[PDB]
RNA sequence: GCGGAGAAUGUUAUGGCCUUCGGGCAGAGAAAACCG
Numbered sequence: 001g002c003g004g005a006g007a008a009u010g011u012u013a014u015g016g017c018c019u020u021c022g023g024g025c026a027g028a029g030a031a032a033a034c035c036g
Base pairs, nucleotide, nucleotide: 004034016025017024018023
Other pairs, nucleotide, nucleotide, family: 003035cWW005033cWW007032tWH008031tWH009030tWH010027tSS011027tSS013027tWH015026cWW015027tWW016031tSS019022tWS026030cSS
């Protein structure tokens, strides 16, 4: 890289998260996370 996995929590985002600190990520078949 991708298998458990159509994983879980969560909805309609003044927040929840990644970051190489420049910035980036996502909504009911989520972002995350773990485990080979």
Entry title: TetR in complex with the TetR-binding RNA-aptamer K2. Shown are 36 nucleotides from a PDB entry: RNA with a sequence from Escherichia coli. It was solved by X-ray diffraction to 2.9 A. Grau et al. published it in Nucleic Acids Res. in 2020: "The complex formed between a synthetic RNA aptamer and the transcription repressor TetR is a structural and functional twin of the operator DNA-TetR regulator complex". Protein in the same entry: Tetracycline repressor protein class B from transposon Tn10.